[PDB]
An RNA from Schizosaccharomyces pombe: 858 nucleotides with solved positions. The PDB entry is titled "Ytm1 associated nascent 60S ribosome State 2". It holds a match to the Rfam family "Eukaryotic large subunit ribosomal RNA". It was solved by electron microscopy to 2.8 angstroms. The reconstruction used 172,500 particles. The 2022 paper behind the entry is "Chromatin localization of nucleophosmin organizes ribosome biogenesis". Among the 55 different proteins in the entry, which are not shown, are 60S ribosomal protein L3-A, 60S ribosomal protein L4-B and 60S ribosomal protein L14. The entry also models zinc ions.

Context: one part of a larger RNA, bound to proteins that are not shown
RNA sequence: GGAAGUAGC
RNA sequence: AUUCAAAUGAGAACUUUGAAGACUGAAGUGGGGAAAGGUUCCAUGUGAACAGCAGUUGGACAUGGGUUAGUCGAUCCUAAGAGAUAGGGAAGCUCCGUAUGAAAG
RNA sequence: GCACGAUUUUUCGUGCCU
RNA sequence: AUCGAAAGGGAAUCCGGUUAAUAUUCCGGAACCAGAAGGUGGAAUCAACACGGCAACGUAAAUGAAGUUGGAGACGUCGGCGGGAGCCCUGGGAAGAGUUCUCUUUUCUUUUUAACAAACCA
RNA sequence: CACCCUGAAAUCGGUUUAUCCGGAGCUAGGGUAUGGUGUUUGGAAGAGUUCAGCG
RNA sequence: AUGCUGAAUCCGGUGCGCUCUCGACGGCCCUUGAAAAUCCAACGGAAG
RNA sequence: UUGUUUUCACAUCUGGUCGUACUC
RNA sequence: CUCCAAGGU
RNA sequence: GCCUCUAGUUGAUAGAACAAUGUAGAUAAGGGAAGUCGGCAAAAU
RNA sequence: GGGAA
RNA sequence: UUCCCACUGUCCCUAUCUACUAUCUAGCGAAACCACAGCCUGGGGAACGGGCCAGGCAAAAUCAGCGG
RNA sequence: CCCUGUUGAGCUUGACUCUAGUUUGACAU
RNA sequence: UUGUCAGGUGGGGAGUU
RNA sequence: AAAGUUACCACAGGGAU
RNA sequence: CUUGUGGCAGCCAAGC
RNA sequence: GCGACGUUGCU
RNA sequence: UCGGCUCUUCCUAUCAUACCGAAGCAGAAUUCGGUAAGCGUUGGA
RNA sequence: CCCACUAAUAGGGAACGUGAGCUGG
RNA sequence: GACCGUCGUGAGAC
RNA sequence: GGUUAGU
RNA sequence: CCUACUGAUGAAGUGUCGUCGCAAUGGUAAUUCAACUUAGUACGAGAGGAACCGUUGAUUCAGAUCAUUGGUAUUUGCGGCUGCCUGACAAGGCAAUGCCGCGGAGCUAUCAUCUGCCGGAUAACGGCUGAACGCCUCUAAGCCAGAAUCCGUGCCAGAAAGCGACGAU
Numbered sequence: 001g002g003a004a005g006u007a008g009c
Numbered sequence: 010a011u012u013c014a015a016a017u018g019a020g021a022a023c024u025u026u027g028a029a030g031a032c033u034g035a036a037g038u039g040g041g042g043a044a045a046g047g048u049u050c051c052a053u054g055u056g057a058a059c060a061g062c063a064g065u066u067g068g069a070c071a072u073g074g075g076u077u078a079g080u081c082g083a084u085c086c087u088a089a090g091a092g093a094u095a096g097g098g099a100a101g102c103u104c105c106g107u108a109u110g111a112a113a114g
Numbered sequence: 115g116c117a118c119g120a121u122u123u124u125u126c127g128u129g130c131c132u
Numbered sequence: 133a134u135c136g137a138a139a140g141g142g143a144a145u146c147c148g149g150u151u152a153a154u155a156u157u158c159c160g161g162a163a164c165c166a167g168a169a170g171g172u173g174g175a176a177u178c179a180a181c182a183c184g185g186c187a188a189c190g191u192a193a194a195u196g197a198a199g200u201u202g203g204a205g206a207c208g209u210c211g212g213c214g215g216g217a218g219c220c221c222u223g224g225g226a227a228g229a230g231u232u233c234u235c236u237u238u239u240c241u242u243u244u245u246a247a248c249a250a251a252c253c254a
Numbered sequence: 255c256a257c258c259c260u261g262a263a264a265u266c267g268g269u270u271u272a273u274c275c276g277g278a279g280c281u282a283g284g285g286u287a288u289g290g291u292g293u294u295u296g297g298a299a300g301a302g303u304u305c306a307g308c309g
Numbered sequence: 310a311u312g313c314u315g316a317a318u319c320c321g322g323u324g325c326g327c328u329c330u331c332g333a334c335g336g337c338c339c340u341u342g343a344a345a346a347u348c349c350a351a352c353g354g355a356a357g
Numbered sequence: 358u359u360g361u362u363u364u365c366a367c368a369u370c371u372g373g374u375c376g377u378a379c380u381c
Numbered sequence: 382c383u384c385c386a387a388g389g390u
Numbered sequence: 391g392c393c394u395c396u397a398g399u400u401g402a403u404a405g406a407a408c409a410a411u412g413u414a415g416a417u418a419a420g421g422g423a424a425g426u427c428g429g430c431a432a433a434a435u
Numbered sequence: 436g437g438g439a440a
Numbered sequence: 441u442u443c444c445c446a447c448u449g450u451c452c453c454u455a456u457c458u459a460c461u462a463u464c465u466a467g468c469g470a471a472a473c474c475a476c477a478g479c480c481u482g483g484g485g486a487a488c489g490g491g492c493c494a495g496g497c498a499a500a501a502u503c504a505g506c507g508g
Numbered sequence: 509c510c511c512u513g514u515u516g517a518g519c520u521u522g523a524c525u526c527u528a529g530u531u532u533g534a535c536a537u
Numbered sequence: 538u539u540g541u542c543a544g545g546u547g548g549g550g551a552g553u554u
Numbered sequence: 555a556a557a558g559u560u561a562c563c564a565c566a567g568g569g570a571u
Numbered sequence: 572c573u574u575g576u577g578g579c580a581g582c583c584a585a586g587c
Numbered sequence: 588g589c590g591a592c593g594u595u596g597c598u
Numbered sequence: 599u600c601g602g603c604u605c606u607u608c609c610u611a612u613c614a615u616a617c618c619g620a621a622g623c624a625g626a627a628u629u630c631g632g633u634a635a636g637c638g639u640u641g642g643a
Numbered sequence: 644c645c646c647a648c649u650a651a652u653a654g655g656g657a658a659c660g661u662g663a664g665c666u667g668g
Numbered sequence: 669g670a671c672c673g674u675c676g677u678g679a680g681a682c
Numbered sequence: 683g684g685u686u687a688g689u
Numbered sequence: 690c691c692u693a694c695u696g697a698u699g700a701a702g703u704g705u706c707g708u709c710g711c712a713a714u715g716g717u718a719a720u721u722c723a724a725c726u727u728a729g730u731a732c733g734a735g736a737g738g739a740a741c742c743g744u745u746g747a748u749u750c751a752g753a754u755c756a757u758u759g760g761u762a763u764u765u766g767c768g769g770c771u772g773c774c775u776g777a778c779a780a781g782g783c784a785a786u787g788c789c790g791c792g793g794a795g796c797u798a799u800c801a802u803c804u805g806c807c808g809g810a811u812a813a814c815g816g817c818u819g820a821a822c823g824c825c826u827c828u829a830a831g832c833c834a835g836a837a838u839c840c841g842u843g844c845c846a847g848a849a850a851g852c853g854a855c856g857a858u
Stems, first nucleotide, its partner, number of pairs: 001474002008468002011029006030400004039385004045380002050074006079164002081376003085141002090135002096105003114131006145162005165372003169369001171367003174363004181357001182191003195356001199352006208337004213332007220324001221322004225243006234777002244301001248296005256286005266276003302318007338342001387394004403466004412460007420452002424450001429447001436445005476490001479496005501698005507692002509569005515564002517560005523553005529546008579596004586589002600667004605660001606657005613638001615636001616633006640647003669686007704858008714846004719749001721747005732737001750805005758798004766791005771784005807841004815833003
Other pairs, nucleotide, nucleotide, family: 003472tHS004471tHH005006cHS005469tWS006470tWH007469tHS009061tSS010030tWS017021tWH018020tHS018065cWS021065tWS022403tWS023062tWW034394tHS034396tHS035387tHS035395tWH037396tWW043381tHS048075tWS048076tWW049378cWH051152cSS056066tHS056067tWH058067cWW059066cWW062403tWS074153tSS075076cWH078377tWH079144tSS080144tSS082138cSS084142tHS086345cSS087137tWH087344cSS089136tHS092107tWS092133tHS093107tWH095106tHS099101tHS109111cHH121124cWS140343cWS141345tWS141346tWS143165cSS145156tSS146246cSS150155tWH151153tHS162247tWS168369cWW170368cWH174193tWS178358tWW185187tHS185188tHS187258cSS188285tSS192365cSS196353tWS196354tSS196355tHS197354tHS198353tHS205346tHS206345tHH207344tHH212271cWS212333cWW212334cWW220323cWW232235tHS245298tWS245299tWH246298tHH247297tHS253291cWW254288tWH255287cWW261279tWS262279tSS263264cSS263276tWS263277tWS263279tHS267274tWW267280tSS269273cWW270272tHS272334tWS289291tWS299300cSS299301tHS303318cWS309311cWS339342cWS390392cWW407462cWW410462tWS411461cWW418449tWH419449cWH419453cWW422448tHS422450tHS423429tHS423430cWH423431cWW423448tWH425450tSS429432tWS429448cWW433447cSS449453cWS475491cWW484488tWS490491cHS499850cHS500699tHS506693cWW517562cWS519559cWW522548cWS523548cWH524553cWW528547tHS537538tWW547549cHS560562cHS577598cWW578597cWW584585cSS584591tHS585590tWS603661cWH604661cWW610635tHS612614cHS612634tWS613635tWH614650cSS615837cWH616836cSS624732cSS624736tWW625731cWS625737tSS632813cSS633812cSS634837tWS635637cHS638650tWS638651tSS639653cWH648652tWW649651tHS650721tHS676679tSS687688cWS700849tHH712847tSS712848tHS713847tHS718750tWS720748cWW726742cWW727741tHS729738tWS730738tWW731738tHS733735tHS733736tHS755797tHS755798tWH762792tWS764792tWS798800cSS806843cWS811836tWH813835tHS814834cWW818828tWH818830tWS819829tHS820826tWH821825tWH822824cHS828830cWH
């Protein structure tokens, strides 16, 4: 870098 | 578990003031000290990095200031113990020994 | 350690506590 | 020897005010303790180191070497009773702020004396 | 509260909330000391606080 | 500049009340309940 | 007479070093 | 670790 | 165990919506342990 | 939850 | 442990309500993991599969739920 | 499933003749 | 009792293969 | 004196699987 | 692969 | 020499 | 380890439901055999 | 092995039926 | 559970 | 009894 | 991750937008019982005792619905009770939704109520004509009757790269 503006706070 | 008006500001869900509503309820979210930290206290400025968000903001950054004792603590005394000395071990780093067969004022 | 002493053959003796 | 306790033993300080931040420390006022010398006054003695009271003991003082002792420091824990202080409760007095058509001498808030120094009081 | 002086006691007295002491000298009377404290001040109103105002 | 002037800051009552301290007892002890610095007093009669 | 003592009263002087802010 | 600790029901 | 005075905060990233889900807390006609290995949990006392 | 074994 | 009595959403058989969660928005903001990948159905001897063969087919970009 | 074991365990057998010893019966009592 | 005969047993002993 | 035998077989090891 | 008919021994016994 | 269907044999 | 709850479908080697065949099948209730998986195949100990 | 209802309470598969839906001996 | 060990005769445990 | 061994 | 599945949006050929439809294809749904009449007839010595047509209900399931009934309570709608706060009266306001009764609206319940369809083609089987095979034969060529079966109808979706008519520009 993709995941990912995601888990989340 | 916040709401309204105002002030400041380039900027105000988070700053400040006033009003209202609530929360700890003397066993406090109260007020002090010990230990510990070391400047972290205060004032002014800034809003780089911090801020599971932000700030006009932090215990951040920058600039200066701040701790005054015959009586308060330490300082002095001793405690259990430790420990040098006398001596004696030990190849030795060192170990035992504290009025001990020390000429111990 | 402490005291005593007309200064003791002008070379410090005696006593006490430890 | 020394070390070993910022919680044991130990001379002596309180109040008010003050800073942006320090206070039993600073400012104002008021004390205390410890040591140090002389001085002043008072006290005792050629009856050598004071008198009084039956006594417990008292007082302005009233020498004490060597040597020998004693006390304070200095001592567990628990329960009840008594004393004092502060706080809490509350009656009035005063002050202000309430509430109040009326009722309500009513509602709420405040009302201090330090250390130290004197005389007396179980 | 401890001690001293007079005193000699049971018919037992004094007394705690809790029976403790008494011929090793009670109760009672008079004293001595220890003052935990309290009274009156000083400190000290000049301070502090709360009300009214004035400047 | 924060000054100046008035007043009041009083009299009680109390309680198994709470906090802290002191006195006087009564137990339980047994485990009969640190040390030193420091301060005081006594006996003693040296000396003048 | 010279003194001696006085733990009595009063006056006079001095008190260093270090800790001290703030947080709990 | 430790001190101070209001009132009513 | 609650309430209040003195005192101290109003901070913990906020706003809008409140379907399904999950957690928690409730009420429920008639029956009353038929549930499940079982009165587990609730209500009863 | 109660009563009885 | 059993029986009796009582009781109740345990059950018939679930229904309703509340807060929170969950959701989106503003700000902030990861890591695991990663050869490339990803529709089925038959066959591919030894695994066949997810890539090969034969078919069914096959139209961007997304969102929220559930499985392999 | 089959072989090996200073492994064990089970079964059979270097003998033949005489005779010690032992025993039986009979005789001599 | 003591002697005689016969029999059994007999890697117990001796001897043959 | 010992020796054979054991599919009555048991306890370890090696192969087969 | 698997399902519903027992085996053994004889007598026959289409035939091979 | 096997020999199908049938048949005997008790089980 | 085996053994049984729920669940999803699917098979027919069909228990019921629909229709036929046979039997001393009078009727009724059956028995047996075909087509057939469309639709069902419980509640308690 | 029952029990009663019922039209009827038929038999099986998902080769370790569905233990990565699920549990018990 | 397996390996190894130890005490084990015909036997089982620590 | 000592090691032991799981994805 | 990715993808199946479940629904939800969605750019776009067709000029553009909208209205009204078309229907390729995909899914499907109803199940069973006992009561009336036919009957105390057929049938049966009697005992007993059918069925078809027609009719009414009820199970299981499916799709909806909230008139009535029950349940629900944050309508924090109304009333009552307890306690708390304003000196008192009253007045109010309260208390993590303090407690109790009722409670619309909504949601909801085989705890309430509605609705749940028609054509052919066949299997088993019963036949018709009729050869093969001068007879016969449901079968060979042909043709009827016939199962809850099969395929349609109806119902649900609508191809987001299938389409039509219309309106205005």